[PDB]
Context: one part of a larger RNA, bound to proteins that are not shown
């Protein structure tokens, strides 16, 4: 002492901690479980929506309510009440589609029949309303002319393989994944040919429990309960029909016009009593559901840019849930509480004749139970041992009559093969709320839920961008200050973001535009060795 180390230490980039949150993510509560989803084209004094309008196009009219701006300029509308709320009325392109085609957003297009003025010729010869007939394009008014979707859910038809047994073929995986159809806001289930055990018990479901008990299995891995006790619920219903002269009396109730009392005293001549339809004839309007607007609460000094901070010190509470402002507001502001106004039960008769309130009656014993057999469903591989059971071919049971009466017999199933007894139920031919599910939804609300690589993939104009022929993949990207107050102005640059001035609490190169905090890695420096 060049390159270079170190130890500071200056610019640089870069964007992570800190901080925030109109933004997700999960659940409760309360109703709903509706019918196009989706997009294309165009409209703009405005460029506002994660969002309107229909060529009448950022939107028209009526009505009422509203009260001072539309849209911080500018230009315009507008106290001859806008913009703006409701209410209600006008318009209302296109695919999706559904009249035809069809390459989605695009080509093509009613009939028959009455009865309507106008309209065009037609026949009348007789012209009489001069008198008639027959069109037509149309519109009304029928009847022909005709078609709907969704996220789980349900309930069904199908129906595996990874994997597990430590390989694996019977088991498991799993009746899952996934497809298809069908239904409705839930659905399905349903009031005993059901249980239990000689005592009882009483539809369905769902939630604890019986137990991982008993039972099934290459009796292995795993699979794995009914009945009964406790909760939720609170229902049964209908079809079943117990039956109605005998002859023995029967069991009722309106206004009008007339004489009389200025109305009732009654006597002569008409006048209506819902089987279940339906406008309507106006309602006494008043007690008894809500919606949105409104909806309190004194002052001072202090630091700091601004106080809600702070000291002095008052008021409100059915409001001290929140959410903003120059700092942390019960009394600055919006709301919120709540009071209130709003559209919140006490009620239709009655003609029209009453198929004249039952002067009507629809189709039951079965190819049905069971049986063999092969499957299977039974949380028990199917008769090597399976008991019920769901169905494939076959096949295929079960019963009214005795001196006018006594009677006494009598069908079937279930009750872990079978029979006998004993209980216990009536199939083969019913609705059915309630308890249960799920979020395509709405409205409410929490979160010892996430805080921008997290939470949905998206906190930002995202199924976009990108990628792919096509199913289908599939992103990144949040912050100036309080207000833009967002840098006039001048200096060197071709041009400043630069450098002074300058506005700012901020020196704004620790706010100067992607812009708060601003690290590390990285480079470029400047010093001392």
């Nucleotide at each position: 002492g060049a390159a270079u180390g170190c130890a500071u230490u200056g610019g640089a980039u870069g964007g992570a901690u800190g901080c925030c949150c109109g933004g997700g993510c999960a659940u409760u509560g309360a109703g709903a479980a509706g019918g196009a989803a989706g997009g294309a084209c165009g409209c703009u004094u405005u460029c506002a929506g994660a969002g309107g309008c229909g060529a009448a196009a950022g939107g028209c009219c009526a009505u009422g309510g509203g009260g001072a701006g539309a849209u911080a300029c500018c230009g315009u509308c507008u106290g001859u009440g806008a913009u703006c709320c409701a209410u209600g009325g006008a318009u209302c392109u296109c695919c999706g589609a559904u009249c035809g085609g069809g390459a989605a957003a695009c080509c093509g297009u009613a009939u028959c029949c009455a009865a309507g003025c106008u309209c065009c010729g037609u026949g009348g010869c007789u012209a009489g309303u001069c008198u008639g007939c027959g069109c037509u394009c149309u519109u009304u008014g029928g009847a022909c002319u005709u078609u709907g979707a969704a996220a789980a859910c349900u309930u069904a038809g199908c129906g595996a393989a990874c994997u597990g047994a430590a390989a694996c073929a019977u088991c498991u995986a799993a009746g899952u994944a996934g497809c298809u159809a069908a239904a409705g806001g839930a659905a399905g289930g349903g009031a005993a040919a059901u249980c239990a055990a000689c005592c009882g018990a009483g539809a369905c479901c769902c939630c604890g429990u019986u137990a991982g008990u008993a039972g099934c299995g290459g009796c292995g891995a795993g699979c794995g309960a009914g009945a009964g006790c406790g909760g939720a619920u609170u229902u049964g219903g209908g079809a079943u029909u117990u039956u109605a002269a005998g002859a023995a009396a029967a069991a009722g109730a309106a206004a009008g016009a007339c004489g009389a009392a200025g109305c009732a005293c009654u006597u002569c001549u008409u006048u209506u009593u819902c089987g279940c339809c339906a406008g309507g004839u106006u309602u006494a309007c008043u007690g008894u559901a809500a919606u949105u607007g409104u909806g309190a609460a004194a002052a001072g000094g202090u630091u700091g840019g601004a106080a809600g901070a702070u000291c002095u010190g008052g008021c409100c509470a059915a409001a001290g849930a929140a959410g903003g402002u120059g700092a942390u507001a019960g009394c600055c502001c919006c709301g919120u509480a709540g009071a209130u106004u709003c559209g919140u039960u006490c009620c239709u008769a009655u003609g029209g004749u009453u198929c004249g309130a039952u002067c009507c009656u629809u189709c039951c014993c079965a190819g049905u139970a069971a049986a063999a057999c092969g499957c299977g469903g039974c949380g028990u591989g199917u008769u090597c041992g399976a008991a019920u059971u769901c169905u494939g071919a076959u096949c295929g049971c079960u019963u009214u009559u005795a001196c006018g009466c006594g009677a006494g017999a009598a069908a079937g199933g279930g009750g872990g093969a079978c029979c006998a007894c004993c209980c216990u139920c009536u199939a083969a031919g019913c609705c059915u709320a309630a308890g249960u599910a799920u979020u395509c939804c709405u409205c409410a609300a929490u979160g010892a839920c996430c805080g921008a690589u997290a939470g949905c993939g998206u906190a930002c104009a995202a199924g976009u961008a990108c990628c792919g022929u096509g199913a289908g993949g599939g992103a990144a990207a949040g912050g100036u200050g309080a207000a833009a107050a967002g840098a006039a102005c001048c200096c060197u640059a071709u041009g400043a973001c630069g450098g002074g001035a300058g506005u700012g609490c901020a020196a704004u190169a620790g706010a100067g535009a992607a812009c708060c905090u601003g690290a590390g890695a990285u480079c470029c420096g400047a010093u001392g060795c």

The RNA from Arabidopsis thaliana has 529 modelled nucleotides.
The entry has 86 different proteins, among them mS31/mS46, Mitochondrial 28S ribosomal protein S29-like protein and 40S ribosomal protein S15a-5.
The PDB entry is titled "Structure of the plant mitochondrial ribosome".
Rfam match: Bacterial large subunit ribosomal RNA. The family has 102 seed sequences and 51,934 matches in Rfam 15.1. For this family Rfam cites "The comparative RNA web (CRW) site: an online database of comparative sequence and structure information for ribosomal, intron, and other RNAs" (Cannone et al., BMC Bioinformatics, 2002).
It was solved by electron microscopy to 3.86 angstroms.